This record gives sequence, structure tokens and C1' cells, in this order.
RNA sequence: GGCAGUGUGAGUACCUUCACACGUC
Repeated sequence: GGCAGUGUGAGUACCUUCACACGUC
């Protein structure tokens, strides 16, 4: 780097998103 979780605002979701911050080489 490839890769997912997670905190939140909108939403108010989870069977959708967008941005910000984080690991790892």
C1' cells in the first nucleotide's frame, strides 16, 4: 500500500450514503 473495524455530524441508519481522524507497508 491492498484491507476491515470504529468515533461522529447529517441521516437517524443498522438490509444505504458522504466527509473527517486512526491502524498496516